[PDB]
Context: bound to proteins that are not shown
RNA sequence: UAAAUUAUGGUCAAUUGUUAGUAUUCAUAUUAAUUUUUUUAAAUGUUUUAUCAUUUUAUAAAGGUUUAUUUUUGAAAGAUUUUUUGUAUAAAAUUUUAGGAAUAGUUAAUAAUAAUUUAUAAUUUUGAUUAGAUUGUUUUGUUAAUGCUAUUAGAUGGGUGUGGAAAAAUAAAAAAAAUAAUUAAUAUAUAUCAAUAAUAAAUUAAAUUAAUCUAUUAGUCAGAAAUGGAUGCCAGCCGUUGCGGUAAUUUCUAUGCUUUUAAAUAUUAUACAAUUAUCAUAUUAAAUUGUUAAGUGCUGAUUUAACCAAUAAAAAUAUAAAUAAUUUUUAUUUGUUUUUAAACACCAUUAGGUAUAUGCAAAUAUAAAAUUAUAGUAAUUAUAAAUUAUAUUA
RNA sequence: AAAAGGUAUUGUUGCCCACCAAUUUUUAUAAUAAAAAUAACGUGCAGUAAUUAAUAUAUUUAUAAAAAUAUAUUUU
Numbered sequence: 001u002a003a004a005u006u007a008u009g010g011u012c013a014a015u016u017g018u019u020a021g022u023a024u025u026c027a028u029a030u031u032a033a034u035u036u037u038u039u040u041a042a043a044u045g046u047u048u049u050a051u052c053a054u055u056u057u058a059u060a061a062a063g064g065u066u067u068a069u070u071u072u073u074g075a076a077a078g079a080u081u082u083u084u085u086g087u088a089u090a091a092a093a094u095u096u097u098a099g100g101a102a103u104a105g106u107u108a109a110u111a112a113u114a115a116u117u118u119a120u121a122a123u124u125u126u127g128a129u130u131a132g133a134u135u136g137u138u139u140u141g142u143u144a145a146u147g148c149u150a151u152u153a154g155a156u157g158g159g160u161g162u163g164g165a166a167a168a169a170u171a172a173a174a175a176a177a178a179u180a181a182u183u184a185a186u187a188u189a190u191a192u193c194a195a196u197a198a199u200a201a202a203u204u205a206a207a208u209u210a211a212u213c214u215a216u217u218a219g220u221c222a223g224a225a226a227u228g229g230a231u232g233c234c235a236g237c238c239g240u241u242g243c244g245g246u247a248a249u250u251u252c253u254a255u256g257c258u259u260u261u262a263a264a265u266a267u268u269a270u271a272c273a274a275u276u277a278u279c280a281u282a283u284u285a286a287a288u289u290g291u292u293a294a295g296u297g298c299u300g301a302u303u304u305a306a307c308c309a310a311u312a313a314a315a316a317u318a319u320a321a322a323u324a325a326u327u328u329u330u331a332u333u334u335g336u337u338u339u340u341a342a343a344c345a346c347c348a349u350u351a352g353g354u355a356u357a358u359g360c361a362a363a364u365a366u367a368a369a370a371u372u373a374u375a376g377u378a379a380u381u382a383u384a385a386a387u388u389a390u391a392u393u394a
Numbered sequence: 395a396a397a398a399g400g401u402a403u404u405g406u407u408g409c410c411c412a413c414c415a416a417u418u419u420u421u422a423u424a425a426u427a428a429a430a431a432u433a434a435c436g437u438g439c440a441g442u443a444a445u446u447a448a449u450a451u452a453u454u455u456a457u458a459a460a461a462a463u464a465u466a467u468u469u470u
Base pairs, nucleotide, nucleotide: 021383022382023381031269032268033267034266093137096132097131102123107119108118109117110114141148142147208211218258219257220256227254228253229252230251236243237242282332346353347352371378387402406444408442409441411438412437413436417431418430419429420428447468449466450465451464452463453462454461455460
Other pairs, nucleotide, nucleotide, family: 004005tWS026370tHS027239cSS030270cWW035265cWW036264tHH039199tWH043173tHH044045cSS046176tWS047056cWW048055cWW049053tWS049054cWW050051tSS058163tWS058167cHS063156cSS068069cWS068095tWH070155tWW072074cWS073075cWH073076cWH098375tHS099422tWH100101cHS100127tWS101125tHS102128tWS107121cWS135154tWH136137cHS140149cWW141269tSS143145tHS143271cHS145271tWS162166tWH163164tHS163165tHS165167tWS172174tWS194195tHS215216cWS216217cWS218259cWW219225tSS219258cWW221249tHS222240cWW222241cWS223239tWW224258cSS226254cWW226255cWW231234cWS231248tWH234244tHS235244tHS235248tWW243250tSS273277tHS277368tWS278364cWW279450cHS286322tHS292315cWS294313cSS299300cSS304305tHS304306tHS312313cHS313343tHS319320cWH321322cHS337357cWS340343cWH344355tHS358359cHS364366cWW366368tWS371380tWS374422tWS377429tWS393396tHS394396tWH398443tWS401441tWS401442tSS410440cWW414435cWW416432tWS421427tWW443470cSS448467cWW
C1' cells in the first nucleotide's frame, strides 16, 4: 500500500567548436551586436479676442537620484428651468560599492503651539548617514532551459503662491474654439542618436510608372590551397602552439592556387556544484586542580669529531560523571608565561642571557567559480606512479 | 646475486635559485617603497632524498640564496 484501456485527450524543450598528459564557466568558432555603409524625414509664423487688456491651448536642455515621484471635476467630454451634493496627498513589496560605521533643523504625541512644549525620542550592521556609479519595477541577446544579459525617453526646490492640476522661457507633426485643406501620406539635403540592406552578387528580363545604382578586399605550415624568387634570429607573421639559422609549404613580393559565396579584422553578452574538493568565518563539548624527585667523598684527564668553560643526583598514581533538539554572531577560543637564590637544554662565547600554557594572541581541517599580483601589471601554474647501478640473503 | 629518489626529460658537464646593473609598466610610494616582465656582471651554490633531510608555524640571526632554535609533518 491496486494494476484498468472505453487506446497518442491538454498542440514541438532539447545542447553540431580540431582538441593537444591532468585539474578548471576562459584565446581561434556560431548567435546578437558594435567596427559598416544616407529606402525617414522634415520645415518657419501658434492660433483666435471686444484690444495698449483678456478668453482658449501643462512634463524631452541639464540639473544625481538606490528607504526616490505620489494625488481630484471644479477645467474639458458634458446634454437642463434655478440654488446639488459624499470618490484626492497615503502607502505596500524589491535598492548598488572588496575589505563596513557611525548619521542628524532631528521621532511621537499633543498643535490647526512651542525661532527656549513635553521626552528614557528617532536611522542604522536585517549593512545607516557621507562620498561613488546609476533613470525604477509587461519591450532585448544568447541558451533546450531556472539564468546570465538588456529597453528608452520623462518630474532637479521655494520664493505674489495664477491654473483643474507648476509640469510653464524656443526644439508637434494632435488640426488647435466657422468644413480652409487631405487628388493626401513627398520629405532638401536636413539631422538625431536611432533604424539589422551586399533586398535573384551573377546566361534567358523586368504583364511598371523606367526611377537609384556600375559594384569590391579573404587566406595559401596546422587546416582548402604553393612555387619561383628574394629575406637569414633579421625584417616580419602572431587565433594559436610556435615560425624566420641559407633550400622558410610559418616573412616580403610575384605568381598561381583555394574556398560553403553579405569579405576581411577589433571589442564585448552568451546557463557552478550539491556523493567524497586540506590554511586560515568555529560550536553537543568533560573537563580543571593533585608536592612528588635529587644530592659527599675525596685528589681528579669527562664530553664531543675537534675544540670551550669548569661540582652534578634528580620531577610517574583516581575512576563514574555532566543528556539531544532549538538565534551566544562583540561573547569565548586554538602551543611566547611569575620566580635558579634549584637544574637539564639552547644561544652567545673566556667576564652572560635565556631556562617553557594567568593578560596578550580567531585561525588549517575547509561551502568552493582558473595561476600571479594588497582585488589593476604577464597568459597561465601545480601535479605522482615510465625511464636514473652498488646500503654484506640461502 | 635480491629493496629503493629527481625540479632532468639522451636527463648532473642536466636544471633552478636568490641578493647583485641598467630597462620597462602599473601603481595602496616604511633603511632604498610594492608588484609584472627580462637575456648583463658579480658573490656564491641555496632546492631536485643533493653534501649538517626536506616542507609548514614561530623566536633569534644576517652580503643573498638561508641558518641556529622550538614545534609539528613526510609532498624523505
Released in 2021, the model rests on electron microscopy data to a resolution of 3.5 angstroms. This is an experimental structure of RNA from Trypanosoma cruzi (strain CL Brener), with 470 nucleotides shown. Among the 55 different proteins in the entry, which are not shown, are mS59, mS72 and mS54. Rfam match: Trypanosomatid mitochondrial small subunit ribosomal RNA. The organism belongs to Trypanosoma cruzi, within Eukaryota. The reconstruction used 148,180 particles. The entry is indexed under Ribosome, Mitochondria, Kinetoplastid. Soufari et al. published it in Proc.Natl.Acad.Sci.USA in 2020: "Structure of the mature kinetoplastids mitoribosome and insights into its large subunit biogenesis".